[PDB]
Context: bound to proteins that are not shown
RNA sequence: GCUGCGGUGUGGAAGGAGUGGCUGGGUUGCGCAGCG
Numbered sequence: 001g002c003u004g005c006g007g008u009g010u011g012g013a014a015g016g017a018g019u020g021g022c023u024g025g026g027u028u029g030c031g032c033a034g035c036g
Stems, first nucleotide, its partner, number of pairs: 001035005007030002
C1' cells in the first nucleotide's frame, strides 16, 4: 500500500464499528494484527 480487530483511550475494569458520532474524548482519537 490493501484489509480487519469494542480491540485501546483524555469512559473502554461496559456497548457498538459509527451501521450514534465531521465536537464529546474525534473530519470516526490511539494502537495492534494479517497479506505483498